[PDB]
Context: bound to proteins that are not shown
Molecule: 25S rRNA
Organism: Saccharomyces cerevisiae BY4741
RNA sequence: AUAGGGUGAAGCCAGAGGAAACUCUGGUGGAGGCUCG
RNA sequence: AAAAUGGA
RNA sequence: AUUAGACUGAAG
RNA sequence: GUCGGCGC
RNA sequence: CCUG
RNA sequence: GAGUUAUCUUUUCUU
RNA sequence: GUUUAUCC
RNA sequence: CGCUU
RNA sequence: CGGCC
RNA sequence: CCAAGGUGAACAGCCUCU
RNA sequence: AAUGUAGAUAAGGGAAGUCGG
RNA sequence: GGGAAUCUGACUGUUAACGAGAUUCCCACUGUCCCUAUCUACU
RNA sequence: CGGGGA
RNA sequence: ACUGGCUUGU
RNA sequence: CGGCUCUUCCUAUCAUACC
RNA sequence: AUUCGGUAAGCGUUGGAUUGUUCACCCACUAAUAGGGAACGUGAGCUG
RNA sequence: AAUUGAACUUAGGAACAGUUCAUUCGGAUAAUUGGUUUUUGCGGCUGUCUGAUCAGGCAUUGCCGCGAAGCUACCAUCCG
RNA sequence: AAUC
RNA sequence: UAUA
RNA sequence: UAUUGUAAGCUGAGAUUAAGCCU
Numbered sequence: 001a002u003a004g005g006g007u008g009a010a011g012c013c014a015g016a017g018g019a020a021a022c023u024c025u026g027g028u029g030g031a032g033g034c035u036c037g
Numbered sequence: 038a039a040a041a042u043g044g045a
Numbered sequence: 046a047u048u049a050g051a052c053u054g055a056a057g
Numbered sequence: 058g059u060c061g062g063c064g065c
Numbered sequence: 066c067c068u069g
Numbered sequence: 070g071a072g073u074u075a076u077c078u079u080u081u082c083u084u
Numbered sequence: 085g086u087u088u089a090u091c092c
Numbered sequence: 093c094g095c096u097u
Numbered sequence: 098c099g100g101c102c
Numbered sequence: 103c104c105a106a107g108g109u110g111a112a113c114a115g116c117c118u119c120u
Numbered sequence: 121a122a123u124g125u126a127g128a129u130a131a132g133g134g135a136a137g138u139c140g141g
Numbered sequence: 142g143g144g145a146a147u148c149u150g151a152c153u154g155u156u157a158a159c160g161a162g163a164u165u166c167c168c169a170c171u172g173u174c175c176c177u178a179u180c181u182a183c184u
Numbered sequence: 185c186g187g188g189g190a
Numbered sequence: 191a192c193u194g195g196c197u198u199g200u
Numbered sequence: 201c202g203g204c205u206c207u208u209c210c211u212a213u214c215a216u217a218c219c
Numbered sequence: 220a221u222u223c224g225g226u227a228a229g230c231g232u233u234g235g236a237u238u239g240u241u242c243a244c245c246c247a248c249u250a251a252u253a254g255g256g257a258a259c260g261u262g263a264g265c266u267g
Numbered sequence: 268a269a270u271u272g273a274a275c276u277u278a279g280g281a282a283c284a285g286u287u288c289a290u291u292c293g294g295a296u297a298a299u300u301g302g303u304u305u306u307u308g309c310g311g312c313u314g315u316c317u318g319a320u321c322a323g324g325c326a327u328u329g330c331c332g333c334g335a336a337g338c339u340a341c342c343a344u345c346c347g
Numbered sequence: 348a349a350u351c
Numbered sequence: 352u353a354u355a
Numbered sequence: 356u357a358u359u360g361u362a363a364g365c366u367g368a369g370a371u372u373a374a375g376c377c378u
Base pairs, nucleotide, nucleotide: 004036005035006034007032011028012027013026014025015024016023017022047049058101059100060099070082071081075320076319077318106118107117108116109115124183125182126181127180128179129178130177132175133174136173142168143167144166145165146164147163148162149160150159203265204264209255210254211253214231216229217226218225219224233247234246235245269291272288273287274286275285292347293346294345295344296343300340301339302338303337308333309332310331311330312329314325315324316323317322357371358370359369364365
Other pairs, nucleotide, nucleotide, family: 003037cWW008029tWS008030tWS008031tHS009030tHS010029tHS018020tWS018021tHS037113tWS038198tWH039198tWH040210cSS041255tWS046050tWS054118tHS054120tHS055119tWH057120tWW062098cWW074077tHS085092cWW087089tHS087090cWW089098tWS110114tHS123184cWW130172tWH131176cWW134171tHS134173cHS135141tHS135171tWH137173cSS138140tHS141170cWW153155tWH172176cWS186188cHS204261tHS207257cWW208257cWW213215cHS214228tWH215250cSS217348cSS227349tWS228230cHS231251tSS232252tSS232253cWH249251tHS250271tHS266267tHS268292tWS270290cWW271289cWW277283tHS278282tHH297340tHH304335tWH308358tSS309369tWS313326cWW336373tWS340342cSS356372cWW360367cSS360368tHS361366tSS362368tHS367368cHS
C1' cells in the first nucleotide's frame, strides 16, 4: 500500500402456487478460488 | 570433330 | 521551437 | 487485523 | 470545488 | 481593482 | 426501531 | 451520489 | 453500526 | 508524503488557472 | 537531386503474387 | 469482414454444444500482384 | 553499386 | 585420390 | 532444388532468313 | 501442310497447378516456347 | 537495334508485286484520359480554445470533396 | 542467307 | 530549359 | 487564364492565381 469499472452470493422485506418443504416476480443487501483494464 | 570472357 | 510563439498541465 | 454504507 |  | 468592447453581452479574472 | 442494511 | 483526511 | 480472518 | 477547473452520452485521452 | 524507414492515395482486374492472403 | 463443413482437445442430453485450436470451400474487400505512379515526415 | 576479391 | 591435349553416333 | 533470372559467351539451331 | 539435311548465334526462346495418382509430370497461349560452360556457375535469402 | 504475326488484293486450296495493321524490344514526350497534392488553392464537417458573431489556433492535409502546376501510366501518345 |  |  | 463553389453583412459571388503560366 492492498485502488477502480462491471457482475450482483448469503440474509431481509412485499406479492402468487402449494398441506408443508419449496419454486417463482419485485426491492433491498454488498460477498467472492467472479470478472475487465 | 570439340566447345564456351579476348589470347598468343 | 524558436523569432511574440511554444511546452510541462496537480498521476506536472 | 481488514472491508463495506449510512451520520457527523 | 461550484455559485448569489 | 484589471481585461475586451466594429456590433452584442448588468459579462470575464482577482481580493 | 421504522435501521440504507434484521435486528430488539 | 464528489475530491483529502 | 456487521460481515470476514 | 500534498494535488484546481472545463469537456470526455468510455478508468481513458484534450485544453487551461497558480 | 538520390537511397532507405514510416504513413496515405490510386483507373481496370480482384490473391492471377508467394512454399503459404 | 462474414458463412459452411471437416480434423482435433476437455466432454452433455442432434449435422448436440464448446475452443478468440487447425484445415478446406462460398461471398465480399484489398497496390500481395499485373505495374507501378505521386505526396508528407524523418533520414 | 561495394558491385568483386581479400 | 592429377586433363599424360580427357570427351561425343552406333 | 527457380540455386542465383542488370549480364556475357558457346553451337552440337526450336523459331525467323536463304537453299 | 510437312519430313531430312546445309550455310547460319543477327534476333527471339511464355502464362497458370503445386489442390487426387504417379516410374514425373497436368492444363493453355505462342513463330518457337532448343541444348550447354562460367568446377559441378560460384553462400548475407528459402531444409528439398 | 530492331523483331515477329496477321489483314486486303493477287484469288476461290498458294505465292511474288501493290497495300493496311498487331506482338515483343528500344528511344522520346505530356495535347488529351486516368492517377497523386505542402499551391496545405477553394469549400465542408467533428472536438476544443480565443467573452459571442467575424476572423483564427491545436488535434502530424484532425477527418473529407474537388483540383491547378509538376511528376506520371501499355492505364496515355509519337518514332524506329 | 535475318550473316560481315 | 540546369543541377549532390 | 485556370481552381473551388455563391463570401462577411444582393451573389458564377468571394478567395487563390507562379513560386518552373501568359501578359